[PDB]
An RNA from a metagenome: 100 nucleotides with solved positions. Method: cryo-electron microscopy, resolution 3.2 angstroms. The entry became public in 2024. Entry title: Cryo-EM structure of NTR-bound type VII CRISPR-Cas complex at substrate-engaged state +I. The work is reported in "Structural basis for the activity of the type VII CRISPR-Cas system" (Yang et al., Nature, 2024).

Context: bound to proteins that are not shown
RNA sequence: GUUAAAACUCUUCUCAUGCUGGAUUCGAAAUUAGGUGCGCUUCGCGUUUAAGUC
RNA sequence: CAGAA
RNA sequence: AAACGCGAAGCGCACCUAAUUUCGAAUCCAGCAUGAGAAGC
Numbered sequence: 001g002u003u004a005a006a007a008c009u010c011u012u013c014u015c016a017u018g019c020u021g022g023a024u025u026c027g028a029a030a031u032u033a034g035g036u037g038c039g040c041u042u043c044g045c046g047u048u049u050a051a052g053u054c
Numbered sequence: 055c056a057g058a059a
Numbered sequence: 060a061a062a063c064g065c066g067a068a069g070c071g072c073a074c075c076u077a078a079u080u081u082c083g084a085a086u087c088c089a090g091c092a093u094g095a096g097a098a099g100c
Base pairs, nucleotide, nucleotide: 010099011098013096015094016093017092018091019090021088022087024085025084027082028081030079031078033076034075035074036073037072039070040069041068042067043066045064046063047062048061049060
Other pairs, nucleotide, nucleotide, family: 012097cWW023086cWW028029cHS029080cWW057058cHS
C1' cells in the first nucleotide's frame, strides 16, 4: 500500500385557524317555647245636723 | 261654628 | 237638704332543653374542515 484523500443536503418557515362541559333535578322530610309561680300585702263612708212644728 | 241636666 | 276627702308603698324575677335521621345519584355527546409547499445553495 483504494482515480485516493480533500467537502456536514445545508439555509428560510410556530399544527395554525372555527367550536363556552352544556342540558335535566327546590336542602326538605319528621319535632307546638313548653313546663313551674293566686295582683298579693296595709287602710271600718267616716265626720257635722234632737222628727222640730202647729 | 258645637253639645248640654 | 249640704260639704270634705277618691291617696299611698313593695315586688316585676328564676330554671331546664337547644339534639336526631335519610339521601348525596343518573344520562347524552366526544366530531368536523382546510392546507401537503415555496425558495434559495